[PDB]
Context: bound to proteins that are not shown
DNA sequence: GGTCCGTAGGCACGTCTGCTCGGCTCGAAGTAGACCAAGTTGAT
DNA sequence: CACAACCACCCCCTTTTATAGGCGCCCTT
DNA sequence: AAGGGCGCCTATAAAAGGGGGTGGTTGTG
DNA sequence: TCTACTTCGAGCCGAGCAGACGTGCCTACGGACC
């Protein structure tokens, strides 16, 4: 860099 | 003789009829945004 | 874009030789 | 079917002249 | 995934403008009448 998973 | 009056024929103006510019108008179609911090791993 | 054809350098080829493993194809039992 | 035997590969230097394959070429529709 | 925005085609349309046919003007002979 990028992705996904979460917190409001 | 002297007066009025017509009458058509050439122009030329001007109302109807077809083009062609310019302007407006409607489709349609490539550009822009689309919360707020935040935590973490995971890859590559 | 690699799909030709187009440069260049090398490398192989052969021969000779001794050595020893290893390994392949023929003859024997 | 198996095993022995016998012959090939192979590496090591050299030299020699040359044929063929190998990477570096720029250009095709 | 709206949904609201430039733009620009093409079209198309109208009017409008321009060309043209038909009339009416001016300007003269003729012929008739006085």
């Nucleotide at each position: 860099u990028c992705a996904a998973c979460u917190u409001g």